[PDB]
C1' cells in the first nucleotide's frame, strides 16, 4: 500500500406540473 | 384555492434490505 | 462523509448547499 | 478554513 470484518460518525432538500 | 401519498429534479444517497465515511485538500 | 461560517456571495433553474467561491 | 467517527485480521 490494497482489502475485509468489528465497532464507529454522517444527510435526507427542492417542487406540486 | 391551501398540504403531501404517489410522482418530477440534483445526487452514491432526499429514510434506506441501504448509501457514504472514519485522520481527513 | 458530514457540520459551522450561513438566513453568506456570485451563477442557474419550476425550485432547491442544482452549480461555484469560501475550502 | 475551523471542527469532525479506529480497533483488528488478511492480501496462500
Ligand atoms: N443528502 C442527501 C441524502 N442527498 C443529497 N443528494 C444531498 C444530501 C445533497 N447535498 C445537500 S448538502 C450536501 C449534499 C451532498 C453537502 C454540503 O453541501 P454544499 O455543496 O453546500 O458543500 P460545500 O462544501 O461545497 O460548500
Nucleotide at each position: 500500500g490494497c482489502g475485509a470484518c468489528u465497532c464507529g460518525g454522517g444527510g435526507u432538500g427542492c417542487c406540486c406540473u | 384555492c391551501g398540504u403531501g401519498a404517489a410522482g418530477g429534479c440534483u445526487g452514491a444517497g432526499a429514510a434506506a434490505u441501504a448509501c457514504c465515511c472514519g485522520u481527513a485538500u | 462523509a458530514c457540520c459551522u461560517g450561513a438566513u453568506c456571495u456570485g451563477g442557474a433553474u419550476a425550485a432547491u448547499g442544482c452549480c461555484a467561491g469560501c475550502g | 478554513a475551523g471542527g469532525g467517527a479506529a480497533g483488528u485480521c488478511g492480501c496462500a
The RNA (thiM TPP riboswitch RNA (80-MER)) with a sequence from Escherichia coli has 77 modelled nucleotides. Released in 2022, the model rests on X-ray crystallography data to a resolution of 2.25 angstroms. The PDB entry is titled "Crystal structure of the E. coli thiM riboswitch in complex with thiamine pyrophosphate, manganese ions". It is bound to thiamine diphosphate (TPP). An Rfam search finds the family "TPP riboswitch aptamer (THI element)" in it. A reference for the family is Rodionov et al. (2002), "Comparative genomics of thiamin biosynthesis in procaryotes. New genes and regulatory mechanisms", J Biol Chem. About the family: Vitamin B(1) in its active form thiamin pyrophosphate (TPP) is an essential coenzyme that is synthesised by coupling of pyrimidine and thiazole moieties in bacteria. The previously detected thiamin-regulatory element, thi box was extended, resulting in a new, highly conserved RNA secondary structure, the THI element, which is widely distributed in eubacteria and also occurs in some archaea.